[PDB]
Context: bound to proteins that are not shown
RNA sequence: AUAAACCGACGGUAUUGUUCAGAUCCUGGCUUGCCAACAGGAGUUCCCCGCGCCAGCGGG
DNA sequence: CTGTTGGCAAGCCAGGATCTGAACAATACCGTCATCGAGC
DNA sequence: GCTCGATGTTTTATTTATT
Repeated sequence: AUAAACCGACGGUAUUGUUCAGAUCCUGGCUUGCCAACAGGAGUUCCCCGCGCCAGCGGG
C1' cells in the first nucleotide's frame, strides 16, 4: 500500500436426413536460315635414380 | 595462343441457346434483497 | 445455530436503414 485490500461467472448439450449439370462444336489457310573459315601453333617436367663423348639415353 | 557480323519476326474472322435453385423440428434452468420469530 | 415461511415493494418506454 490508490472506492483500495481479500476476489472463478460457473455447470449440462449431433444440426440432422434427400439430390446427373446436361445435350451440340476443324483452329484454319501462306513461308531457304542463309553467306566466309588449315587446329594449327608452342618441347618447362617437380623429384630420386643408372650410363655416357656433357650432347643426351634409360628403369623405378 | 586464338570463337564473327547483318538483316528479318504477318494478316483476316469467329465465342450460343434451353431450364431448373427445397422442406421440417427444436433456442433451458439456478443463485448472487431483507425481516422476524417460530420450530428444531 | 439454524432452517421455515410469509412478507416490506412494484415496469414502460418500438415497430424500416445504407459506413
The RNA (crRNA (61-MER)) from Escherichia coli, together with DNA, has 119 modelled nucleotides. The 2016 paper behind the entry is "Structural basis for promiscuous PAM recognition in type I-E Cascade from E. coli". Among the 5 different proteins in the entry, which are not shown, are CRISPR system Cascade subunit CasD, CRISPR system Cascade subunit CasC and CRISPR system Cascade subunit CasA. The PDB entry is titled "Crystal structure of E. coli Cascade bound to a PAM-containing dsDNA target (32-nt spacer) at 3.20 angstrom resolution". The structure was determined by X-ray crystallography at 3.21 angstrom resolution and released in 2016.